The PDB entry is titled "PAO1 wild-type ribosome, R, reference map". The RNA (23S ribosomal RNA, nucleotides 2004 to 2889) from Pseudomonas aeruginosa PAO1 has 808 modelled nucleotides. It was solved by cryo-electron microscopy to 2.46 angstrom. The entry also models zinc and magnesium ions. The organism belongs to Pseudomonas aeruginosa, within Bacteria. The sample was in a buffer at pH 7.6. It holds a match to the Rfam family "Bacterial large subunit ribosomal RNA". The entry has 48 different proteins, among them 30S ribosomal protein S17, 50S ribosomal protein L28 and 50S ribosomal protein L5. The entry is indexed under Ribosome, PAO1, wild type, antibiotic resistance.
[PDB]
Context: one part of a larger RNA, bound to proteins that are not shown
């Protein structure tokens, strides 16, 4: 996925409506109930992985805004404490 | 050496003229901007550009290894030796053991020479052990260092001379993915030692190591961006990496995420399943010993063998395109390794009560306090308060206290983000059932002609518990204390079924009281609405807490156990032949279902007694006539019911409703009269009303309407019969 879609005990990608053996079982609804169909829903969120991401931290690295230091420019006069020339 | 004078650095103080004013005034100008003028204040400062040092999670880009019996933590990562390694090589594990990240210009080369360790004896200090001598010793020593393999031409030890720890190479091999790696005769050059043949390209061997890039140093006949040089580059030699995660990502790098997200994985963890069974639980074997004596009444050390799957684990086979968790609730089902009840053997079983073991799974097998608890402890019962499996049964059945989201807090850890398998307060539990299954309940067909009734029972299901008191009997037993078996009677608990007479509950369909309000024209009287307005009662029905009943007895076949007879085996022996007793287990007995029991059973009764034609001749088809017994539709209904079905009735009728009477419930209606001022009272009056009940009664509604169902029921064989 398609179904002509039972139980049990085994077997088995290791818990079977579908395999083996066996048991039971005329065909088809309706009202109910939820034990199963590892029932439906969401490419598990836990866990691990990817030389994945994000955001967060810091005395991780490398940077950087900003703040700060000095040189030079804008930038001048004079007087005084300050080395060597002559 | 200094000074009149002279180039120019660095601090300070003044000045104004740059510059600044988010100070006044004037103007543009109708104006808190702006610009200009002017005054004032600072002032070469401040400030801005550029260059530079510091600081700088404020912000950004990133890194933060792998292996791994999940990951993390711990450990490991390259090299050497041994084992694993299966007698060539190789060969894995978070297999079992050790070492290396050097050393030496002598500890290399050569020529010459020598032979250890240890023991014993003798000998000053001197001793177990120092140096000396002798015998034995024959490598048990040594070999820089771990192990292994070697070592007499010693490869071990000493001495002399030395630099072969040489340069170019190199046939040929080993090893090997590559890159690397190992051994090396021989040739040439130049040496060392030896008389010489010769020996020497490091060390007894196997560890002592790091690619490329980049940079540095010494050489160089190479190159040299027009040319000559030079720089720079090439070539040869050589230096700088615990690049130790050792084939080394970068020159340069840690963490948090429960606020999280994507791609994947059952390749890999948590749950459940599986395998296994170390562990766990249960059983057994031996029997030292305990038990006054006495191994086995009850236990049982040291040891041994199993079973279960059942705990803690191991593994990682299923599921990560999702298999919901602990506990509770509801509902269970199975096992037996049995808690009670039942049957027994032994007892350290006098009796009562016990202990242990065998058999037995029919039924039964607490309520509370605390805690989320399972558990446990406690209280109080009980005959007993069993142990397990069932996805640690059960969330498409409920819960959500615990446990794993996001909030907040404490302790603790961390600088921090945060974290804790510590605590704490709070915190969305979806799904209309297709199939299987289950509980009910129908429709169809079949059961061989059809039909209305009744039925057997193959089979299945339900049920199966037990206390106390009394008598036996204060008997048996017992010193006493205490105190029975067996048997019999009564009365209870739990559970279950049915029922509603009783006791109650309910009873929005009956009656009554009453508050507020609206209405019926008004009064009176009634009705609507307010949870049925609120209440008080209450019929039928339904119902438990009410009533009644039940588990059995009995039989059979058995379990353990007890036997009788009885040999094999002159005895013994429950057994081999034969015959017994024996339990809530099993088969019945009790109750219910039950012939789809396709093996479709049985009985009683009822109904149907016509023609024609044809083909592909017989369990055929078609046409006309016929339409039974009965069933259904439809209707009135029901103590029957989801719909069904079932049951009753349909006029030859009490099926339902009404009506009439009663009953029951409620509680003395209305109106009138009377008393009073009035509310109210009293009388008429136990009045009025009254559901589902009872009994009568055709008043109303159940229409002899339609449909299905036929016309004698095959064949074969046999026995009666004709």
């Nucleotide at each position: 996925g398609a179904a002509a879609u039972c139980g049990c005990u085994g077997u088995g990608a290791a818990g079977a409506u579908g395999c083996a053996g066996u048991g039971u079982a005329u065909c088809c609804g309706c009202g109910g109930c939820u034990a199963g169909a590892c029932g439906g829903a969401a490419a598990g969120a836990c866990c691990c992985c990817g030389u994945g991401a994000a955001c967060c931290u810091u005395u991780a690295c490398u940077g950087u805004a900003g703040c700060u230091u000095u040189g030079c420019a804008c930038u001048g006069g004079a007087c005084u404490u300050u080395g060597a020339g002559c | 050496g200094c000074a009149u004078g002279c180039u120019u650095g660095a601090g300070g103080u003044u000045c104004u003229a740059a510059c600044u004013c988010u100070g006044g005034u004037c103007c543009g100008u109708a104006a808190u901007c702006c610009g200009g003028a002017u005054c004032g204040a600072g002032g070469a400062c401040a400030g801005u550009g550029u260059a530079u040092g510091g600081u700088g999670g404020g912000c950004a880009g990133u890194u933060u290894g792998a292996c791994u019996g999940g990951g993390g933590c711990g450990g490991u990562c390259u090299c050497c030796u041994c084992c694993u390694a299966a007698a060539g090589a190789g060969u894995a594990a978070c297999g079992g053991a050790g070492g290396a990240g050097u050393a030496c210009g002598a500890a290399g080369g050569u020529g010459c020479g020598c032979u250890c360790a240890g023991a014993c004896c003798g000998g000053u200090c001197g001793g177990a052990a120092a140096u000396c001598g002798g015998u034995c010793g024959c490598a048990g020593a040594g070999u820089a260092u771990a192990a292994a393999g070697g070592c007499a031409a010693a490869a071990g030890c000493g001495c002399g001379c030395u630099u072969g720890a040489c340069u170019g190479c190199g046939a040929g091999a080993c090893a090997g993915a590559c890159a690397c790696g190992u051994c090396g005769a021989g040739c040439a050059g130049g040496u060392a030692c030896g008389a010489a043949a010769g020996u020497a390209g490091g060390u007894c061997u196997u560890a002592g190591u790091g690619a490329u890039c980049c940079g540095g140093u010494g050489g160089u006949u190479c190159u040299g961006u027009a040319u000559g040089g030079a720089a720079g580059g090439g070539c040869c030699a050589u230096c700088g990496c615990u690049c130790a995660a050792c084939g080394g990502a970068u020159a340069a790098a840690a963490g948090g995420u429960a606020c999280u997200c994507c791609g994947g994985g059952g390749a890999u963890a948590a749950c459940a399943g599986g395998c296994u069974g170390a562990u766990a639980c249960c059983g057994c074997c031996c029997a030292a010993g305990a038990g006054u004596u006495c191994a086995u009444a009850u236990c049982g050390a040291c040891g041994g063998c199993g079973g279960u799957g059942u705990u803690u684990g191991g593994c990682a086979c299923c599921u990560c395109g999702a298999u919901g968790u602990c506990g509770g609730c509801u509902c269970a089902u199975c096992a037996c390794a049995u808690c009670c009840u039942g049957g027994g053997g032994c007892u350290g079983a006098a009796g009562c009560c016990g202990g242990u073991c065998c058999c037995a799974a029919g039924g039964g097998u607490a309520u509370g306090g605390c805690u989320g608890u399972u558990c446990g402890c406690c209280a109080u019962u009980u005959a007993a308060a069993g142990u397990g499996g069932u996805a640690c049964g059960c969330g498409a059945g409920c819960u959500g206290g615990g446990u794993u989201u996001a909030g907040a807090a404490c302790g603790u850890c961390g600088u921090g983000a945060g974290a804790c398998a510590g605590u704490u307060c709070g915190g969305u539990c979806c799904c209309u059932a297709u199939c299987u299954g289950c509980c009910g309940u129908g429709g169809a067909c079949g059961u061989u002609u059809g039909a209305g009734a009744u039925u057997u029972g193959a089979g299945a299901g339900g049920g199966g518990c037990u206390g106390c008191u009394c008598c036996u009997a204060g008997u048996a037993c017992g010193a006493g204390a205490g105190g029975a078996c067996c048997g019999g009677a009564g009365u209870g608990g739990a559970c279950g079924a049915a029922c509603c007479u009783c006791u109650g509950g309910u009873g929005u369909u009956c009656c009554g009281g009453u508050u507020g309000u609206c209405a019926c024209g008004c009064c009176a009287g009634u009705g609507g609405c307010a949870u049925u307005g609120c209440c008080g009662g209450g019929u039928a029905g339904c119902u438990a807490u009410g009533u009644u009943c039940g588990g059995a007895a009995a039989a059979g076949a058995u379990a353990a156990c007890c036997g009788c007879u009885g040999a094999a085996a002159g005895c013994a022996u429950c057994u081999a032949a034969g015959c017994g007793g024996g339990a809530a287990a099993c088969u019945u007995g009790c109750c219910u279902c039950a012939a789809g029991a396709u093996g479709a059973g049985a009985u009683c009764u009822c109904a149907c007694u016509g023609g024609g034609a044809a083909c592909u001749u017989g369990a055929u088809u078609c046409c006309c006539c016929u339409g039974a017994a009965g069933g259904g539709c439809c209707g009135u209904c029901g103590a029957a019911g989801a719909c069904u079905a079932c049951g009753a009735c349909g006029u030859u009728g009490a099926u339902a409703g009404g009506c009439u009477g009663g009953g029951u419930g409620u509680g003395u209606a209305a109106g009138c009269g009377u008393u009073g001022u009035g509310a109210g009272g009293c009388g008429u009056u136990g009045a009025g009303c009254u559901a589902a009940c009872c009994a009568g009664u055709a008043c109303u509604a159940a229409u002899u309407g339609c449909c299905c169902g036929u016309g004698a029921g095959g064949c074969u064989u046999g026995a009666c019969c004709a």